[PDB]
RNA sequence: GUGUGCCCGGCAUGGGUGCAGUCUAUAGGGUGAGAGUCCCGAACUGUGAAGGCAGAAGUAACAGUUAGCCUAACGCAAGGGUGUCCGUGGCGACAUGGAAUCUGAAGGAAGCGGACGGCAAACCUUCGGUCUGAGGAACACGAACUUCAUAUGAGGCUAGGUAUCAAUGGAUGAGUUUGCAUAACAAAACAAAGUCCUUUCUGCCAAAGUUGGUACAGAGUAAAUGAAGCAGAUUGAUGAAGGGAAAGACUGCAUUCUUACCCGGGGAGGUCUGGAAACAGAAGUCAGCAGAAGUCAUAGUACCCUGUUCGCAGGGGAAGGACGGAACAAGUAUGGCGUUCGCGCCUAAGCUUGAACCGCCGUAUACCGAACGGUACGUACGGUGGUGU
RNA sequence: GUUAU
Numbered sequence: 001g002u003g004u005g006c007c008c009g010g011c012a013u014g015g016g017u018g019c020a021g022u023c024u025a026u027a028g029g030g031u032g033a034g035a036g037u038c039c040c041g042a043a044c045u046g047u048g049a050a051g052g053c054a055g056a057a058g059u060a061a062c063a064g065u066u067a068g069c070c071u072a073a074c075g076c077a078a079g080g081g082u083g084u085c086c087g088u089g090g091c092g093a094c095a096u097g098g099a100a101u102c103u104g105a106a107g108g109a110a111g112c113g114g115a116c117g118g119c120a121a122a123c124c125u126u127c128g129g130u131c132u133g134a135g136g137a138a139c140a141c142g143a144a145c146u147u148c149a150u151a152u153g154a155g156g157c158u159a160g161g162u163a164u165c166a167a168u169g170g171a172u173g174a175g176u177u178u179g180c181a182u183a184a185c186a187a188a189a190c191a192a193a194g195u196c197c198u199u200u201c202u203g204c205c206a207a208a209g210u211u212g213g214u215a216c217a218g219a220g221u222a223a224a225u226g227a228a229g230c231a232g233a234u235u236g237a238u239g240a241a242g243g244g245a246a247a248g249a250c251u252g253c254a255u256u257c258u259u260a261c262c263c264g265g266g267g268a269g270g271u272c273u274g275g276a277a278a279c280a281g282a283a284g285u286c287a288g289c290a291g292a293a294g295u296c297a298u299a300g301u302a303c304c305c306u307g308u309u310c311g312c313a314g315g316g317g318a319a320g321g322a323c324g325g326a327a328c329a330a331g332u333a334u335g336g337c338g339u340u341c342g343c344g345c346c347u348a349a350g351c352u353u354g355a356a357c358c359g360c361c362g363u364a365u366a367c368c369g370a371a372c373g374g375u376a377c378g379u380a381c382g383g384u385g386g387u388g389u
Numbered sequence: 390g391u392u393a394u
Base pairs, nucleotide, nucleotide: 003261004107006266007265008264009263010262011108014257015256016255017254018253019252020251021250022249023248024247028040029039030038043065044064045063046062047061051205052204053203054202055201056200057199068119069118070117074113075112076111079103080102081101082100084099085098086097087096088095089094123243124242125241126240127239128238129234130233131232132231133230135141145229146228147227148226149225155180156221157220158219163214164213166211167210168209169197170196171195172194175190176189177188178187181394182393183392184391267286271282272281273280274279294323295322296321298320303316304315305314328354329353330352331351332350335346336345337344338343356387357386358385359384360383361382362381363380364379365378366375367374368373
Other pairs, nucleotide, nucleotide, family: 005260cWS005376tHS007318cSS012013tSS012014tHS012258tWH024121tHS025036cHS026042tWH027041tHS031035tWH032034tHS032245tWS035038tWH036246tWS048058tHS048060tHS049059tWH049169cSS050198cWH058059cHS060197cSS066121tWW067120tHS067248tSS071116tHS073114tHS077109cWS078104tHS090092tHS091274cWS092273cSS093281tWS106374tWS106393tWS107260cSS107375tHS110259cWH122244tHS128174tSS128192cSS134142tHS134360cSS135359cSS136138tHS136140tHS138150tWH138224tWH140385tWS142144tHS143361cWS143383cHS150224tHS151224tHS154222tWH154225tWS156179cWS159218cWH160217cWH161216cWW165212cWW173192tHS174191tHS179220tSS183369cSS185390tWW192239tWS194240tSS260378tHS266319tSS267285tHS267320tSS268285tWH268297cSS268320tHS269284tHS270283cWW275277tHS275278tHS285286cSS288359tWH289357tHS289358tWH290327cWS291326tHS292325tHS293324tHS299319tHH300301cHS300317tWS301318tWH302317tHS307312cWS307313cWH312313cSS332348tWS333335tHS333347tWH339342tWS340342cHS348349cHS348350cWS354388cWS355388tHS360377cHS368369tWS369372tWS
C1' cells in the first nucleotide's frame, strides 16, 4: 500500500468501583442446615458411527436447549469525495441543491439493524497448543535473552522412485501445513493432551483406497530464517484431566477514569477572486524520517489553574506554513601521526550532501482479529537501527 | 481462490 488524520473546549452509548434489587444449568427431580456449585434426568433440536467412495437411515454417544453476553454475511444509513452534467445566487474565486458515481474503514453518527456463528462461574494441582523475550545475512548500533546453525541455499513445502515399521469408524478438539514476503480468511489434508460410543439399508470399487513416522539417493521450489535452552504471556473467556458448597449474571441508582470519523468553537502563513491601488472577498490547512535557539502571523487572542467587589485582578498559554541553521549523519587534508618509500591510519575548521521511504520498541490511547498481521512507523510522547535520489 | 500492510 494515495477517504480521514491540526488546536481549544464538550459529552459516555466505553471502562472501573460502591449500594440496592432480581436471577442462574432443558422440564423436572434428588442429596444436604444450605445448591448457582454435587447427583439424577425425560424430552426437543443438532452432529452421527470401523476397508474406500457415493447415497439413504437417524440407533450408541456427544453437544445445545443456564442467568446472560457477543457476532459473520448481508440490509439500512448521518456524513464524505469526484477535471462529469443540470438548477439557483455571485463580476469572480466560489456557494447551495440535484444527478451520476465512489465512499461510508482498523482509531466517536461513541452509527442502526442483523445473526452463519462464538462465548458464558472462585480458587488449586496436572497435561496440550500458540505467542513474546526488538530491529538488523539476523554484525555493528542498541533499553532491548543465552548457545548455536543458515545465500557455499540453513530450513520449509510439492511430485516421484527405493527401505522400514505402523496406522485406519465416528464424536469431542486447540493447532499445523497447502511448494514458500508476511498475516487473516475460504477450501482441503493433517492433528496435541485427554475423553466417549461399537447401529441399519443400497450402489460402485476392493491383496483397493488414503494417511502417519523414522532412514536413504535425487528432482522442483526463495521478498530467510531454522534448532535448543531458560524465562514470560495465553477471558479469541486457547484445548484437556483431577479436585473444589466456589461464584456468575442482569437491571436501577451512585460514583469514577477515558476516547482520532460525535457536538461546539478556532484558522495563521501560502494560495486564489474582484480592484489600478487602497481595499474587499473565496477556498483552504493539519502524519515521523538531520532540526536546538531565534523570525513573521492567527495571538498573549481562544483557552487553563487560581483569588470574587459579577464584565476582575495575578499566574499560565493553542493550531497550519515558511524563514533560520545549534547539533547530528555521509564524503572530503590545502591539518596531522605511523611509513616496509607502496602507502596505512587519525582528524574535518572549511567545503558538498541528506528528496523521499522502511520499520521496530516503550509508555499512554483507540481499534480490526486474544495472539500473529495490521490501522500513515495507528495516533501522541519517547527510545533505536537501516534504505537512498 | 478472498483480503491486508
Primary citation: Marcia and Pyle, Cell(Cambridge,Mass.) (2012), "Visualizing Group II Intron Catalysis through the Stages of Splicing". Solved structure of RNA (Group IIC intron) with a sequence from Oceanobacillus iheyensis, 394 nucleotides shown. An Rfam search finds the family "Group II catalytic intron D1-D4-3" in it. Its family is annotated with Group II intron splicing in the Gene Ontology. A reference for the family is Bonen and Vogel (2001), "The ins and outs of group II introns", Trends Genet. Rfam describes the family as follows. Group II introns are found in rRNA, tRNA and mRNA of organelles in fungi, plants and protists, and also in mRNA in bacteria. The depositors describe the entry as "Structure of Oceanobacillus iheyensis group II intron in the presence of K+, Mg2+ and 5'-exon". Crystallisation conditions: 100 mM magnesium acetate, 150 mM potassium chloride, 10 mM lithium chloride, 50 mM HEPES sodium, pH 7.0, 4% PEG8000, VAPOR DIFFUSION, HANGING DROP, temperature 303K. Method: X-ray crystallography, resolution 2.86 A. The entry became public in 2012. Keywords: ribozyme, self-splicing, retrotransposition, Spliceosome, RNA.